Shown are 813 nucleotides from a PDB entry: RNA (26S rRNA, nucleotides 2336 to 3169) from Brassica oleracea var. botrytis. It comes from the structure "High resolution structure of B. oleracea mitoribosome". The entry also models magnesium, potassium and zinc ions. Rfam match: Bacterial large subunit ribosomal RNA. Clan: LSU clan. The structure was determined by electron microscopy at 2.11 angstrom resolution and released in 2025. Among the 84 different proteins in the entry, which are not shown, are bL25m, uL4m and Ribosomal protein S2. The 2025 paper behind the entry is "Structural insights into cauliflower mitoribosome in translation state and in association with a late assembly factor".
Context: one part of a larger RNA, bound to proteins that are not shown
C1' cells in the first nucleotide's frame, strides 16, 4: 500500500487481525467508550555521528579598523653652543764626532744686506757664514709638496637649544590678533589592537564524556611450520661503548661440599655477555694480554619479509689495510628495540648545465647535517573553547524510557549441623561451607523503535499470580487456659482516613479483622491532572580568565485530535431454524450455556463453665446490635422542584384610579405537591446436596482400598439465555399480524406497554384532594402608612374521580 480487518498461548527483526496449535463467532445498523491498531499531526528538539553550519568567548592561530612612535615629504630664516673638516700664516724635535734644542730627503755653491743679519720686546751697524774639516743623515745661508705636533682667520656638513615669520592652523572685524615650522596630512618602518573578521580545536572507545592510549622491541594468549584480535596478561625503548670494536694468543664461570682465602672433589648453564624479555653460548658469543681501526671505498649471485613505500641475510669481485708462523678472520658490537618520507634550509666535494658569446649568478650530481613532524605514512611554518538561543544532514550503525536476552547482585526455597536453646542439634534458631528457583532490586548486553513508543507522582478504572496481611481448615510447639511461635492447605471476599514532603518510599497521629508482596509498557495523559524532572527568564552557592556550567538549590513557565478497524457497554433491524396457508404470525415456557452473589466486628447466653495454686480464662453451639458491600424503593423525612401560591425593589406600558403585564437571563426573597434523588427507607450478605485440600484415621499386608474433612471446587436461590445450526416445547390465530393516530409506568432513534369511537388514550370541563395563606369588591376604624370583617377567602404546578365537548376508526376505507 491493498483488505473478506476475532480471542488465548506459542513463535517470530525479540510486544501478531494476517504464522502454528487450540478456541470462539449468524449478518448489519445506531447511540456510546478509548484498552490496542508500537493510532493521527511534525524526515526526534534528547544522545551520538558529519574532517556540516551559525553566533558567542578567550595570551587558540593568523589577521585587521583604529590609536601611537620614528624616518622621509609638505618645511623656512637667524643666533650662539657641541662634533666632523681641512687650508693660509705661525708655533715644535739637548742619538751623536760638532760653532749644535741634527727635522723626512733633495735643489742647493752664495743666502741673509741697505724693503737694514738665531727670537714678542730692548738693541751693536758694515756683519751673521758654504764642500767650509769633522758627518748614519749639512747646514741653524736660502728654498720648495714642509712632516712629530699645538695655535690659527676662514669656508663646509650634521645635531639639539633658543628666537623669528612667511608655509600651515585659529579668532575678531569691514585690516588687526594669537599659535607656528610644531600641529596636521601622504608614504615607509616599530609597537599596540577579541573593537572587528577568517578559521582550527584528531582518532580509538562495549554510547559519548572523564580517564587511558597512538611509533618500535621481547614474552604469553597463539590451538607442536608461518600468521592470528580485544580499553587481554607482563615488561622495555627514543641508547651506550673508540672500547664494551677487529685480530692473534692464553684462560673457564656460577653454586655446593671437604679442609675452614687458595687447593681439590661434586654438578651443569644455574655465571657472564652495557641496557627489557626470549632464544643462544664453554679451546665461546664470556674473561685477560699485545698490536690495531674492516665502526673501510665501489659492488653483489642468490634468498627471507611484503598492499606499496621499504626492511633483512648474504657467497663472491676490485681497491686500500689490521692482526696472525700459517690456515685465515675482519664491511662494528651474542642476536632481536634506540627512529621519521617528501618539500625546504646549511656544509664538503665534483666541474655536469650556464637564457647572444666569455665569464659570473643560479641550479644539478655524490657525500652529509637540521623535525617529542611522539596523533610517530608526518593534512598547514603557523590554531583553544561555549551554546539550555541554537540550526541542517543522518543514525535505532549509538546512549536515555519501555520491550528482549542474562541472572553476577537481589528475593525466596533447600542440603550440612559446630553451636545456642538448664537436659536436649533441628519447639525456635543456626556459624563454617554447599545446591537451586524466580525474573520484582542493583546491574551486564545493545537485538526492536531516533521519516517520535510523550516522564515521576497523584486521580479514575481495574485485573492477574500466590512466595497469604486479615478471615477459613490443620500438624507441631520450649501448646495448662488466654495470648502466641512455626510450618502445611487455602486467592472466595477484603485490605482506612489524616500531618509534613511533588514525591514513590518512609516517619508520625487516629483507627482496623487486616491496613499483603509483586506483574500488567516500574497497568492506565487519542481517560483527567501537571506539583517534581527535562527548553527559552531570573537569583544564590560553587566551578571556569571568559562565553558558560552543576549530576546543587530557588521563583516562573501553551497538555492538540470530530473514532475508520479490533475490543467493550447498550439498543434494535434483517436472517437460518418445511410448517402444508410457495406458510405467515401472537402469546406462554424449558435452559445447553453464561453471569452475578460470596464479608466482618462487638456484645450477651452456654459460662466466670473447661483449664489453672492464683491471676486469669476458653473450644463448640445459639442469639442480638452494628459497620462495609450489593439489589431495589419513594410512604414519610431532607434537597431540588425556571408555565404553582404569596411578599417585595428599580423601571416601562395599559392617561390617572383600580388591577395587571414586560425586563432586571426564575429580578430578588419565603414556601411548595408530583417527579427525581440520599443524607431516607427496605431486601440479601442463605439453605441443601456432590466431589474433595492439608490433615486425620480404619481395613489390609505390600499392589492398595475405604471413611471424615475448609470462607476454596461443582449444582441448588438470583439475572440473561433456542443464531443452543442436532437450530427445542406448548396453546392459539389465518382480512392473522403489522402500519397509522392519542399516549405512557417505557424511551437518544429504534424498541416495550396502554388506548384507538359498543372509546376515558391525551386535551378540555366539573368536583375533590394537595400547595399557598387570607383575592377582588364592599363596609367599618384611622389624618395617614395601614388595620378589621365579609371568609380556611382567592388562585392553581400536580393527583384522583365524574363527564365524549375536542383529537384518537370523522374508516360511507
Nucleotide at each position: 500500500g491493498a483488505a473478506u480487518u476475532c480471542u488465548c498461548c506459542g513463535u517470530g527483526a525479540a510486544g501478531a487481525u494476517g504464522c502454528g496449535g487450540a478456541g470462539u463467532a449468524c449478518c448489519a445498523a445506531c447511540g456510546g467508550c478509548u484498552a490496542g491498531a508500537c493510532g493521527g499531526u511534525a524526515a526526534g528538539a534528547c544522545c551520538c555521528c558529519g574532517u556540516g553550519c551559525a553566533c558567542c568567548u578567550u595570551c587558540a592561530c593568523u589577521a585587521u579598523a583604529g590609536c601611537u612612535u620614528c624616518g622621509c615629504a609638505g618645511u623656512g630664516a637667524c643666533a650662539a653652543c657641541c662634533u666632523u673638516g681641512a687650508u693660509c700664516g705661525a708655533a715644535u724635535g739637548u742619538g751623536u764626532a760638532g760653532g749644535a734644542u741634527a727635522g723626512g730627503u733633495g735643489g742647493g755653491a752664495g743666502g741673509u744686506c741697505c724693503u737694514c743679519a738665531c727670537a714678542u720686546a730692548g738693541a751693536a751697524a758694515g756683519a751673521c757664514c758654504a764642500a767650509u774639516c769633522c758627518u748614519g743623515a749639512a747646514a741653524g745661508a736660502c728654498c720648495a709638496c714642509u712632516c712629530u705636533u699645538u695655535c690659527g682667520u676662514c669656508u663646509a656638513a650634521g645635531g639639539g637649544u633658543g628666537c623669528c615669520u612667511a608655509a600651515c592652523c585659529g579668532c575678531c572685524g569691514c585690516g588687526g590678533c594669537g599659535g607656528g615650522a610644531c600641529a596636521c596630512u601622504g608614504c615607509g618602518a616599530g609597537g599596540u589592537g577579541g573593537g572587528u573578521a577568517g578559521u582550527u580545536u584528531a582518532u580509538c572507545u562495549g554510547g559519548g564524556g572523564c580517564g587511558g592510549a597512538u611509533g618500535c622491541c621481547u614474552c604469553c594468549u597463539a590451538a607442536a611450520g608461518a600468521g592470528u584480535a580485544a580499553c587481554g596478561g607482563a615488561g622495555g625503548u627514543g641508547u651506550g661503548c673508540g672500547a664494551a670494536g677487529g685480530u692473534a694468543g692464553g684462560c673457564u664461570c656460577a653454586a655446593g661440599c671437604a679442609a675452614a682465602u687458595c687447593u681439590g672433589c661434586u654438578c651443569g648453564u644455574g655465571a657472564g655477555c652495557g641496557u627489557a624479555a626470549u632464544g643462544g653460548u664453554a679451546u665461546a658469543a664470556g674473561c685477560c694480554u699485545g698490536c690495531c681501526u674492516g665502526a673501510c671505498u665501489g659492488u653483489g649471485a642468490g634468498a627471507c619479509c611484503g598492499a606499496c613505500u621499504g626492511g633483512u641475510c648474504g657467497a663472491a669481485c676490485a681497491g686500500a689495510g689490521a692482526c696472525g708462523a700459517a690456515a685465515g678472520u675482519c664491511g662494528g658490537c651474542c642476536a632481536u628495540a634506540g627512529u621519521g618520507a617528501u618539500c625546504c634550509g646549511g656544509g664538503a666535494g665534483u666541474c655536469c648545465c650556464g637564457u647572444g658569446u666569455g665569464g659570473a649568478a643560479g641550479g644539478g650530481c655524490u657525500c652529509u647535517c637540521g623535525c617529542u613532524c611522539a596523533a610517530c605514512g608526518g593534512a598547514u611554518c603557523a590554531a583553544a573553547g561555549g551554546u539550555a538561543c541554537g540550526c541542517c544532514g543522518g543514525g535505532g550503525a549509538u546512549a536515555a524510557c519501555a520491550g528482549g536476552c542474562u541472572g553476577a547482585u537481589g528475593a525466596c526455597u533447600c542440603c550440612c549441623a559446630a553451636g545456642a536453646g538448664c537436659u536436649c542439634u533441628u519447639a525456635u534458631c543456626g556459624a563454617c561451607g554447599g545446591a537451586g528457583u524466580c525474573g520484582u532490586u542493583u546491574g551486564g548486553c545493545a537485538c526492536c523503535u531516533c521519516g517520535a513508543u510523550g516522564u515521576c507522582g497523584a486521580c479514575u478504572c481495574a485485573u492477574c499470580a500466590c512466595a497469604u496481611c486479615c478471615u477459613g481448615g490443620g500438624g507441631u510447639u520450649g501448646a495448662a487456659g488466654a495470648a502466641g511461635g512455626u510450618c502445611c492447605c487455602a486467592a472466595g471476599g477484603g485490605u482506612u482516613c489524616g500531618g509534613u514532603u511533588g514525591u514513590u518510599c518512609g516517619c508520625c497521629g487516629a483507627u482496623u479483622c487486616a491496613a499483603g508482596u509483586g506483574g500488567u509498557a516500574c497497568g492506565u495523559g487519542a481517560g483527567u491532572u501537571g506539583g517534581g524532572u527535562u527548553u527559552a527568564g531570573a537569583a544564590c552557592g560553587u566551578c571556569g580568565u571568559g562565553a558558560g556550567a552543576c549530576a546543587g538549590u530557588u521563583c516562573g513557565g501553551u497538555u492538540c485530535c470530530u473514532a475508520u478497524c479490533u475490543a467493550c457497554c447498550g439498543u434494535u433491524g434483517g436472517u437460518g431454524u418445511u410448517a402444508a396457508a410457495g406458510c405467515g404470525a401472537g402469546a406462554a415456557c424449558u435452559g445447553c450455556g453464561a453471569g452475578g452473589a460470596g464479608c466482618c466486628a462487638a456484645c450477651c447466653c452456654u459460662a466466670g463453665u473447661a483449664c489453672g495454686a492464683g491471676a486469669g480464662g476458653a473450644c463448640u453451639g445459639g442469639g442480638u446490635u452494628g459497620g462495609g458491600c450489593c439489589a431495589a424503593c419513594c410512604u414519610a423525612u431532607g434537597g431540588u422542584g425556571u408555565a404553582c401560591c404569596g411578599g417585595u425593589u428599580g423601571u416601562u406600558a395599559u392617561g390617572a384610579c383600580a388591577a395587571u403585564a414586560g425586563c432586571a437571563g426564575c429580578g430578588c426573597c419565603g414556601g411548595g405537591a408530583a417527579g427525581c434523588u440520599a443524607a431516607g427507607u427496605u431486601g440479601g450478605u442463605a439453605u441443601g446436596g456432590a466431589a474433595g485440600a492439608a490433615c486425620u484415621g480404619c481395613u489390609g499386608c505390600u499392589u492398595a482400598g475405604c471413611g471424615g474433612g475448609a470462607a476454596a471446587u461443582c449444582c441448588u436461590u438470583c439475572u440473561c439465555u433456542a443464531u443452543a445450526c442436532a437450530a427445542g416445547u406448548u396453546c392459539u390465530c389465518g382480512g392473522a399480524a403489522c402500519a397509522g393516530g392519542u399516549u405512557u409506568u417505557a424511551g437518544a432513534a429504534c424498541a416495550g406497554a396502554a388506548c384507538u369511537u359498543c372509546g376515558a388514550u391525551a386535551g378540555g370541563c366539573g368536583a375533590g384532594a394537595g400547595g399557598u395563606g387570607g383575592a377582588a369588591g364592599c363596609a367599618c376604624c384611622g389624618c395617614g402608612a395601614g388595620g378589621u370583617g365579609u371568609g380556611g377567602a382567592g388562585c392553581c404546578a400536580u393527583c384522583u374521580c365524574g363527564u365524549a365537548c375536542u383529537a384518537a376508526a370523522c374508516g360511507a376505507a